[PDB]
Context: one part of a larger RNA
RNA sequence: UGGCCGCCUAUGGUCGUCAAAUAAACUACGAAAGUAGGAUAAAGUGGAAUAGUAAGGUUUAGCUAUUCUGCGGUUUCAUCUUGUAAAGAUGGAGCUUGAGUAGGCAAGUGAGAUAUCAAUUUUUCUUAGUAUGUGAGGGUAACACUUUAGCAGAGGAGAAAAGUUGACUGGGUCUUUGCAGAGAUUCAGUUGAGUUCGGAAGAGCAAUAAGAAUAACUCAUAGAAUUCAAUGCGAGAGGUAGGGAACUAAUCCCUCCCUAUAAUCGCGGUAUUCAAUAUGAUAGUUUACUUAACAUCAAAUUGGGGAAACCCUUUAAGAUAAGAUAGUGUACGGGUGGUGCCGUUAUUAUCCUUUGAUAGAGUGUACCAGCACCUAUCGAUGAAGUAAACUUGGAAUAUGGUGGUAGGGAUACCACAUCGGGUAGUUAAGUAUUCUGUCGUUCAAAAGGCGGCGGAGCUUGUGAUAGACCGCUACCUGAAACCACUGCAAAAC
RNA sequence: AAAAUAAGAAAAAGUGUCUAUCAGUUUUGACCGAAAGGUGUCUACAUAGUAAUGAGUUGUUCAUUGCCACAAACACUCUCAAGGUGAAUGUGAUUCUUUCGAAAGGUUUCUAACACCGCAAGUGUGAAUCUGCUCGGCAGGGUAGAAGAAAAUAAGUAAGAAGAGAGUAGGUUAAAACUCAAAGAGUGGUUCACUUAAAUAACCGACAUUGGUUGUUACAUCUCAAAAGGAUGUGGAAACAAAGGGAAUAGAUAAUCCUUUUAAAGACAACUACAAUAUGGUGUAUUCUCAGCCU
RNA sequence: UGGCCGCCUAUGGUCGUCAAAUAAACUACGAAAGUAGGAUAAAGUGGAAUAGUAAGGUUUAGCUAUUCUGCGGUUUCAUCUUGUAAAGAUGGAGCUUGAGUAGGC
RNA sequence: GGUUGUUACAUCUCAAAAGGAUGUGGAAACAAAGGGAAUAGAUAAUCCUUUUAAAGACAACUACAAUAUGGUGUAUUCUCAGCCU
Numbered sequence: 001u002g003g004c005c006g007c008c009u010a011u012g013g014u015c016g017u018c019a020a021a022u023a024a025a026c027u028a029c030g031a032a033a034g035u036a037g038g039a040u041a042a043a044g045u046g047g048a049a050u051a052g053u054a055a056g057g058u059u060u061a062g063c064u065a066u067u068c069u070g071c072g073g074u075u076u077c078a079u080c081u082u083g084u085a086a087a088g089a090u091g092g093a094g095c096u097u098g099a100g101u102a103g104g105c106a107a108g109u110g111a112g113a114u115a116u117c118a119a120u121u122u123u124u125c126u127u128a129g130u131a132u133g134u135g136a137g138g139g140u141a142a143c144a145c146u147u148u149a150g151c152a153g154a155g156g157a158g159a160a161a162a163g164u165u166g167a168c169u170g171g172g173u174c175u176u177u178g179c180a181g182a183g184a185u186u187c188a189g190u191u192g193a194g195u196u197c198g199g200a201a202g203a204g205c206a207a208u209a210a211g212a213a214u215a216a217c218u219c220a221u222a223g224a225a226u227u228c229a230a231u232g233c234g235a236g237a238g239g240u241a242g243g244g245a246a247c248u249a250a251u252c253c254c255u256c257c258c259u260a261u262a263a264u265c266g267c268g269g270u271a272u273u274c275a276a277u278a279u280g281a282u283a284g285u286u287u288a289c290u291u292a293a294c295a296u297c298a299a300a301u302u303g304g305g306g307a308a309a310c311c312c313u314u315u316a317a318g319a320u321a322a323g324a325u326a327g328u329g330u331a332c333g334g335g336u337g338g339u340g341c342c343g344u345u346a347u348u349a350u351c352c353u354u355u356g357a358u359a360g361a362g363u364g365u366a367c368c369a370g371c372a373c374c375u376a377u378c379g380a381u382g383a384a385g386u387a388a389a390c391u392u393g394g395a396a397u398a399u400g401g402u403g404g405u406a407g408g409g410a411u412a413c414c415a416c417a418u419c420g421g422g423u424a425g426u427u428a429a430g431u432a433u434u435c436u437g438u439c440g441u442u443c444a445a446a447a448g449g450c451g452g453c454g455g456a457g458c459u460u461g462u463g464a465u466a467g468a469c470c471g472c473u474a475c476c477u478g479a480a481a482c483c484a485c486u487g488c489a490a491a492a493c
Numbered sequence: 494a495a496a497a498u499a500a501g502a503a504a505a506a507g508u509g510u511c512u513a514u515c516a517g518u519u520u521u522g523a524c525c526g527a528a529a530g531g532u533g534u535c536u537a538c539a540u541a542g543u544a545a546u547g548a549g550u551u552g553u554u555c556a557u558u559g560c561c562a563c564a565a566a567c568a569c570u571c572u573c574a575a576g577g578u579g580a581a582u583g584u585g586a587u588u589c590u591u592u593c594g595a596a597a598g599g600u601u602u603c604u605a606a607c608a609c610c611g612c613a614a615g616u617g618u619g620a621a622u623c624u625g626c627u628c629g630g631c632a633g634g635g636u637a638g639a640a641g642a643a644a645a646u647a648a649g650u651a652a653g654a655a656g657a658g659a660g661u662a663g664g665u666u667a668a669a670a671c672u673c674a675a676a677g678a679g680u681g682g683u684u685c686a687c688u689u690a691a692a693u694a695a696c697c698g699a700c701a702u703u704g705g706u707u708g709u710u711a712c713a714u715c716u717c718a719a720a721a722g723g724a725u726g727u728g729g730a731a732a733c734a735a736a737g738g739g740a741a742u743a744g745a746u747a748a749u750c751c752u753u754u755u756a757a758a759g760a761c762a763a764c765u766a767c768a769a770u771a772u773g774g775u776g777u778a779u780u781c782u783c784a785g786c787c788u
Numbered sequence: 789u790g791g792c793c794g795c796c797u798a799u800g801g802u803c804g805u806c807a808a809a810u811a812a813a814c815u816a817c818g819a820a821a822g823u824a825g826g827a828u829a830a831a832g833u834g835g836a837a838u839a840g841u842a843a844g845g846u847u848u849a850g851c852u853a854u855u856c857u858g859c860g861g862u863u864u865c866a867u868c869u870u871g872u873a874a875a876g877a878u879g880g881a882g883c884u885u886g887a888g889u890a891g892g893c
Numbered sequence: 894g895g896u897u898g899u900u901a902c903a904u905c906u907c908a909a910a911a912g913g914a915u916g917u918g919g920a921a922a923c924a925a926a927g928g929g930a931a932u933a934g935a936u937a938a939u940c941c942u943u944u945u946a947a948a949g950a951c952a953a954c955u956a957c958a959a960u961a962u963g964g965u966g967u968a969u970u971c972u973c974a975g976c977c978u
Stems, first nucleotide, its partner, number of pairs: 002015004006105006026037004044071010058492001072096010108221005113214002116210001117166011132152003139145002167190009177489005194205004223274004228269001232267004239261006276399004283391002286388005295320003300315001303312003323351006331344003352382001354380007362373004401416005418479008428460004433741001434456009463515007470507001516672010530703006538552001542560007561585004567579004588657005600644005606618004622639007676688002681697003704765006711727006728782004734753002737750001773787003790803004794893006814825004832859010860884010894955006901917006918972004924943002927940001963977003
């Protein structure tokens, strides 16, 4: 240098290109038990029996360890079929787990929050002070006829703003154990919106159910998501089937218990995909303003014309910020006795929004050019313009573990690889006596003697002495590692 | 529930950084000093006021020229006084020891007495005689001087003669800077002389004095049982050697430090004497050397 | 046995029949002073000078002792008269005191 | 006893001071100077003192004998120590 521990970097561990160890296997010896050597594989989920931890005596729960066992996975041996096979069946044995620390990586997945659509109730506004009702006085009349001022005042239709209904109740099971909640998943019951047959009264189905999006909203999850006729184990609602225990002189049903089937979940396995930071192209929602300004529609309402439902014009509660009105019905879903075309998407024609190119007329900008406005022809576009915040991140370049450095930065340098607390030391050479540490030897014990390796002191050298700070060497010890959807928690004389 | 109960010997490990207190070295300044005996007094200049030229030396002398400082005959100027300008010619560097040795001035005291003569002032002895001012009729009195006499000071001073040409090696202290030849050897001793071990060239100043005989005081060695006594001696610088002081408190001292060895009297008192100098011999010992003595 | 102490008795003292001691005398020696031996007598009255005793210091009296002296008494020596005297005169020396107690007269 | 020196005193000299020269035993005389009445003067006689060196001493160094007579010391008179022969 290369492989593995999810991806990127630093450090660490393990292996050597079919690229982790270890046991059985295998070789030699032995009658047996065993002894000496020794190469290699793997995926997990359910039960049973003891021990330990459990204030003070005794009696319990939950956890922490050691053994045994079902199914599955993996390796090896023997006996039979294939050898033109490296596959299949049957019977035994062994194993059932190893890869740290630090800084980053989530358009994934889960929960929460927020639109629209249909039906229905109340209030308000417009048509309108309209229609209609009541009615002093006056005029005319000669014995009645017209109706005014004033007062009261809708229905229907159209439009807008706020509400309500699109479900409710009970049982079982799951989320580590014991009690309260929440969530998920099944089973049963009730109400009657809608629909069908009827003039009505009533009768039947006793239809459960309108509903999308979120990289640019919020909170969680470091490893996660998707897929699987050939992927394992366990739990488990309702119905059905097969047995058992009790009760009776005797039998059957209901109730009780067990097994099989398994709607829906919890851990694992195969295959595929994503996965470090900054600068910066490309590609995109939300919020606010221009702004309902200019325009286009609208139940109705004025003023006129004409053939006695045709045209022009005034006003209006309100709507529209990008779609609208008619066909062909391609594609995807519903409905009916059948069609028509009911919904979404696609496509053709017309209108409307936003723009480019080519011609013509007029006006304005002091004048001339230029530009704007109007009309015509051929294309494009689905609203347009401005401001703020935010998401995505091609190529290239520079970076890419944590902490510490001058008055302030860049470059650069130093220490560490899970993290602390103490003990003894830290400049050489020489040395007549004495003292002392450690080891050996001698002495019956005590007191001592004899040797090896050092220290104190003294002399010489390092100019010397004292205090504070940093650094280095050799040893003695201590601590840490974990499954919640929210809260609480052993209990008996 | 928190601490203590372990961290043997021998090997291994920066004589690092900063601050403070001491010690030592180099340079400069100032103040003191003699490494060949004791005592007393000393240790300044460099051919001469200053510069140049020439001559001569045994200490520094002589001649010529220029300049500086001080004093000035004379000339000029100024009405007196007080001043100013020029200038002949003179004067102008200094240390020590030994020996010899004056004078002037000033200070204190004195200016009489006796004989001749009637009084004056004349003469003799005597240092004792005169002048200015002032007071009395005179003799005289007071005050200030000249000249002269006696004594003590000035003075061991000035001058003269002879000799020398001498503050050295080094030490202490203050202000800055700095850190080990800042050590060794050798010499009688010191070094600006020499360098791993012994052998070369400088220094330890100038003048005077330190004689003989007798005695006293102090100290060293030997002797004496203690006391009481006795014998021999005294300069300076070193060596061999001896005795003390320090760790490990009670012992001990290789090395290191101090003292001893090195008579610390060649002194002191009384009496008395003297030279024209070298060499040599003594003093004098373990080594070196001065004074003194002898020839 | 005898004498004496006044008489009688007892006791005591002293002597030995001229019937107490003691000194001088006397003998021997010596120049002197003295030394050694040694026989005997007695009647008292007056003065002078010292010492002692005298409370406590000093000054007196009276007594108690030691010496000197007048007269008298007693012994001895010398010189003169008596010796038919043992007496007298004069002058010196020595001594001057011993005997109790008791009962009666 | 000898030599040298010091201290004290007497006489002479020196104007005062500062100095110089010669000397020192004892007992008396000639002579001199004071003290007393009559208070201020004076002293015949009387009394005291002077004359009569009051050092023949003292210190240092050094020497010695067998004695008389005589000479000095020694002066107005008398006499001892010492020295000489």